[PDB]
RNA sequence: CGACUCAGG
RNA sequence: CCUGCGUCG
Numbered sequence: 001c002g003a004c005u006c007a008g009g
Numbered sequence: 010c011c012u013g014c015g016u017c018g
Base pairs, nucleotide, nucleotide: 001018002017003016004015006013007012008011009010
C1' cells in the first nucleotide's frame, strides 16, 4: 500500500 | 462501515 479470512458493534 | 487480532508480498 493491497489481499485474505476471523470475531464483534 | 468501523474496530481488534493473526497472516503474506